[PDB]
RNA sequence: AGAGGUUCUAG
RNA sequence: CCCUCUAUAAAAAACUAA
Ligand code: PRF
Repeated sequence: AGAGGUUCUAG
Repeated sequence: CCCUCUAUAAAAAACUAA
C1' cells in the first nucleotide's frame, strides 16, 4: 500500500 | 475501531452498530 476475515447479522 | 496475510483467501476474540 493492497487484499481478506471468525465469534447471528454488518463494519 | 480489531485481526491476518503479501497476490492469496483464510486462522482467531474482542470491540462498535442494529
Ligand atoms: N472491525 C472489527 N472487526 C472486524 C471488521 C471490522 O470492520 C470486519 C469487516 N472488515 C470483520 N471483522 N473490529